Notes
An RNA, together with DNA: 109 nucleotides with solved positions. Among the 15 different proteins in the entry, which are not shown, are DNA-directed RNA polymerase II subunit E, Alpha-amanitin and DNA-directed RNA polymerase subunit beta. Method: electron microscopy, resolution 3.02 angstrom. The entry became public in 2023. The reconstruction used 108,001 particles.

Context: bound to proteins that are not shown
RNA sequence: UCAACUUCAUCG
DNA sequence: GTCCGTAGGCACGTCTGCTCGGCTCGAAGCCGATGAAGTTGATGAAGAAGAACT
DNA sequence: AGTTCTTCTTCATC
DNA sequence: CTTCGAGCCGAGCAGACGTGCCTACGGAC
Numbered sequence: 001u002c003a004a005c006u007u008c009a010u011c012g
Numbered sequence: 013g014t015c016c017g018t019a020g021g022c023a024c025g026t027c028t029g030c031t032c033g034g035c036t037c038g039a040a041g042c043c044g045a046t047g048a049a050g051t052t053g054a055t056g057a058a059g060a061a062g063a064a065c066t
Numbered sequence: 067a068g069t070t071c072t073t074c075t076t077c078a079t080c
Numbered sequence: 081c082t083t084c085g086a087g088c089c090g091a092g093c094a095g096a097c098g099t100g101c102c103t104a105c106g107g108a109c
Stems, first nucleotide, its partner, number of pairs: 003052001005050008013109003017105012030092003034088008053080011065068002
């Protein structure tokens, strides 16, 4: 004593 | 006896609801994990500061 | 010296 | 992309009930 979203990429 | 008139009842038409089929719509779509990379706003209006300026 | 014009910067709105 | 379940319009279709044409009867002149 450090945010949430989103997406994409990987894992068995 | 002879027709007529009226009423009763078989068919036809309308309606009434019911059911029965077709279309249209909203909900769901595995579990766990680890990264990184990008975006959370641009435009207009108002106010203030400055300079020249007059 | 003090008015007016211009530019720019900072804070709402769709 | 199924795919499966409601909701429901529209239709439509039949069945039932009510009105009306046609026969039978009763009743008279």